An RNA structure (23S rRNA, nucleotides 9 to 508) from Psychrobacter urativorans, in which 491 nucleotides are resolved.
An Rfam search finds the family "Bacterial large subunit ribosomal RNA" in it.
It was solved by cryo-electron microscopy to 2.62 angstrom.
[PDB]
Context: one part of a larger RNA, bound to proteins that are not shown
RNA sequence: GUCAAGUAAUGAAGCGCACAUGGUGGAUGCCUUGGCAGUCAGAGGCGAUGAAAGACGUGACAGCCUGCGAUAAGCUUCGGGGAGGCGGCAAUAUCCUGUGAUCCGGAGAUUUCUGAAUGGGGAAACCCACUUACCAUAAGGUAGGUAUCUUG
RNA sequence: AAGAAGCGAACGAGGGGAAGUGAAACAUCUCAGUACCCUUAGGAAAAGACAUCAAAUGAGAUUCCCCAAGUAGCGGCGAGCGAACGGGGAGAAGCCGAUUAAUGCUAAUGUAGAAGAACAGCGUGGGAAAGCUGACCGUAGUAGGUGAUAGUCCUGUAUUCGAAACAUUAGCGUUAACAUAUUAAGUAGGGCGGGACACGAGAAAUCCUGUCUGAAGAUGGGGGGACCAUCCUCCAAGGCUAAAUACUCCUGACUGACCGAUAGUGAACCAGUACCGUGAGGGAAAGGCGAAAAGAACCCCUGUGAGGGGAGUGAAAUAGAACCUGAAACCGUGUGCGU
Numbered sequence: 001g002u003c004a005a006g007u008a009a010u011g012a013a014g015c016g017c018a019c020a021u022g023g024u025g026g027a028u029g030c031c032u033u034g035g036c037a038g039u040c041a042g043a044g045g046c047g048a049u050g051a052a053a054g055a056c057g058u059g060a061c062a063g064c065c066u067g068c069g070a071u072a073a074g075c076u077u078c079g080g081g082g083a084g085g086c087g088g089c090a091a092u093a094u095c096c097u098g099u100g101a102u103c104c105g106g107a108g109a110u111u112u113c114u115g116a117a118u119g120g121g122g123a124a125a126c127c128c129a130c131u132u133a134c135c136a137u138a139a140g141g142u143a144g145g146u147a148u149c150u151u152g
Numbered sequence: 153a154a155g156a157a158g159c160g161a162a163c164g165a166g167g168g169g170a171a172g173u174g175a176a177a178c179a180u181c182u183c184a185g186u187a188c189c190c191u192u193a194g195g196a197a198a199a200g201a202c203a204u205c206a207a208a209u210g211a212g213a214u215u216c217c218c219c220a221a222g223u224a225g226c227g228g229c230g231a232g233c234g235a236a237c238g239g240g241g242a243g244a245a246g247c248c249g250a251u252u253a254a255u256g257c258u259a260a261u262g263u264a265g266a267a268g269a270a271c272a273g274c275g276u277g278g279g280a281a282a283g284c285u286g287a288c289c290g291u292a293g294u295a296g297g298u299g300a301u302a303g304u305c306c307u308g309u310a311u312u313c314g315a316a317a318c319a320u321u322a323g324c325g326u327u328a329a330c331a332u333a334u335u336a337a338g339u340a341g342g343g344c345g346g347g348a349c350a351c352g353a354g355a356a357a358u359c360c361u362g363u364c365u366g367a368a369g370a371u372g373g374g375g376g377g378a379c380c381a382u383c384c385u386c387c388a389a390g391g392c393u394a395a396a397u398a399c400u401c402c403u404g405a406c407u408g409a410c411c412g413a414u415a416g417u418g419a420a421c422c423a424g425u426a427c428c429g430u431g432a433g434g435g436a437a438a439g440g441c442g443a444a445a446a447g448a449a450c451c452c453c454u455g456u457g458a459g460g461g462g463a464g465u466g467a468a469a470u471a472g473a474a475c476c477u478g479a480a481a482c483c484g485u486g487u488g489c490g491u
Base pairs, nucleotide, nucleotide: 014491015490016489017488018487019486020485021484022483023482029476030440031439034411035410036408037407038406039405040404041403042402043400044399045159046158053114054113055112056069057068058067060092063089064088065087075108076107077106078105079104080103084096085095119128120127121126129146130145131144132143133142134141135140148156149155150154151153163194164192165191166190167189168188174181178228204211205210215242216241217240218239219238225233226232246392247391248390249330251329252328253327256324257323258322259321260320262318263317266312267311271286272285273284274283287304288303289293295307296306297305341365342364343363344362345361346360347359348358351377372387373386374385375384376383427434428433447475450462451461452460453459
Other pairs, nucleotide, nucleotide, family: 012013cHS012014cHS024481tHS025480tHS026478tSS026479tHS027478tHS028477cWW032412tHS032413tWH033420cSS034416tSS034417tHS035416tSS044161tWS044195tHS047116tWS048118cWH048157tWS050116tHS050117tWS051117tHH051158tWS052115tHS054125tWS057072tSS059065tWH059087cWH061062cHS061091cWW062090tWW064422cWS066073cWH074109cWW078316cSS079264tWS081102tHS082100tWS082101tHS083097tWS083098tWS083100tHS084101tWS086094cWW106317tSS114124cSS147157cWH162195cWW162399cSS163398cSS164197tSS169185tWS169187tHS170186tWH171184tHH172183tWS173182cWW174231cSS175230cSS180230tWW181231tWS185186cHS194196cSS195398tWS196397tWH199214cSS200213cSS200394tHS201245tWS201246tHS201393tWH202212tHS203373tSS204385tHS205385tHS206208cHS206384cWS207376tWS213395tWW214243cHS214396tWW220237tHS221236tHH222223cHS222234tWS223235tWH224234tHS225350tSS227230tHS227231tHS227352cWS230352tWH231352cWW242396cSS243395cSS244394cWS245393tWS245394tHS246250tHS254326cWW255325cWW261319cWH264314tWH265313cWW268292tWS268310tHS269289cSS269292tWS269308cWH270303tWS275282cWW276280tWH277279tHS277300tWS278299tSS279299tSS280282tHS292309cWS298302tWH315316cHS315317cHS333336tWS337368tHH338339cHS338366tHS339367tWH339389cSS340366tHS349357tWW351354cWS354355cHS354356tHS361362cHS367388cWW368388cWW368389cWW370387tWS400401cHS411415cSS412420tWS413420tWS413439tHS415420tWH418423tSS419423tSS423437tHH424425cHS424435tWS425436tWH426435tHS429431tHS429432tHS441445tWH441471cSS442444tHS442446tHS442468cWS443467tHH444466cWS445469tWW446465cSS446471tWW447472tSS447473tWS448463tWS448472tHS448473tHH449463tHS454458tHS464472tWW465469tWH466468tHS466471tHS
C1' cells in the first nucleotide's frame, strides 16, 4: 500500500420546536363628542294669521349637512357687546368692519309649493278654474274672494 | 258674523274588549277589564259635601300614603281572588257665578349681559401645572382647559349686579260671552235577563240597566248585608267646587359606588341612514396622528400610477394620515438543534 470483515460521521425535497424580527388583525388600556337613571323647579301644547311633516329652491364657490324662502346662510328696528368677521365638512376668492361688523337677546317684515289643504280635481309637492277691483292691449300682470260643518 | 277641522309624549275620563298562560289536563275560574281598538279633555283629570258610615264617649265631603291584613270573606271552597270598619298622616272648603276670554295698571320673573383676588426664583424636561425654595388671595381650594398634575396662566368660581322690547306669574280694576236649580216621577221600588260590588246565586244585602212595570211624596221616604220589629242615621230623582294624587314630548339647574365604542339610545360617526321588503315593517356597520399640521419642500426608483428610500418636521414617524396603544388566532424571514 492492497484485499477482506466490522463499524462511525455527514446529508434535508421539505417538516418540527425555541428564540429573534416582521406582516395581518384590531383586542386591551387610556379617552370622549354620545347615551342611561333621577332630584328640585318650570311648562304641558302647535294649527285656517295655514301646523306637524316634507318637496323644490337659496351662496363668489361642485355636493351634502345647517339656516333661510324669489327680500331666500338672509331684510328693518330696539337692546347687549367691542375687534374681528362672511354657518360645518373646509378651504380658497372678492370683500365687510371703531361711520361699531361678525355675534347674542326682544320685536317686526318677507315667508315658493305640498300637506287639515280649504275654488274643483289628483298618482303629495301637480293639472284645471270661476269671480271682484285695478292696470295692460293683446293672449296678460297686481291685490283679493270662492271647501265643508256647527252656532247664531 | 263667530267658531271648528289637523297634528303631537305620557298621565285622565269614557265606549268595546282577547288569548297565550295558571289550574301541573280542562270547560267554572285565572290571566284581566290586562293587551289592543275607538271617543274625547285638562294641566291635571275624575270624585266630592251625605237619601255616607257607625253602633264607640259616635263621626262628619272627595283624593292620596302607612296600617288594619293576606285578616273577614269569596272560590271546580281548586288554582287563585281578596275587602271593610277603624286608627295614623298629607291636604282641607264648602257653595248656588268657586266660569271663560280680553284689555289697563302695580309688583315680581324670565328671555342678552358686566365687573370679579392672588406666583416668583432655581433644577429636570420637547414642553412644568409636577420637584426644591420662598411668597400671596381666599364670602373665590377638589371646575374645564392650557405641550406632564395650577387657588394665584386662561375661561371660570365667591360676591355684587344691568333691560329698550316682549312673555309669564300674581294683585287690582274694567269690559263682553256664557251661566245663575229652588228642592226634583216613568223617578224610588218590583218581575225577567245580564253586569258591578273582594263576594263565582249564594241565606245575598247595596249599586247599574236591556226588557216589562211602577210608588209614597215629610202624618213621607232611603240605608243600617236575606227578612221583620224597634232604634239610629240621612233626604235621591238640579248644578258646581281648590289642595293633598297621576305623568314627562319638553325648558333650567343639579346629581350618580350609571356606561364608556360588541358597552351606553337602534343611532357618540351625514341613523331610522345604508341595506332588505309590494307593503305594513325590519334594520346595521362605522370614534382616537400630533401639544401644534409643524400633514413631509426637494432628490431618487416607478407608468407624472401604487408603493417606498433619503431629506426635512416633530419629544416621538414600526406617531405618516387605514396614523394612540397595537394582544391573539393566522402567515412570513432568520438563527440553533432534531428529522
The depositors describe the entry as "Cryo-EM structure of P. urativorans 70S ribosome in complex with hibernation factors Balon and RaiA (structure 1)". The work is reported in "A new family of bacterial ribosome hibernation factors" (Helena-Bueno et al., Nature, 2024). The sample was in a buffer at pH 7.5. Among the 52 different proteins in the entry, which are not shown, are Large ribosomal subunit protein bL31B, Large ribosomal subunit protein uL2 and Methyl-accepting chemotaxis protein.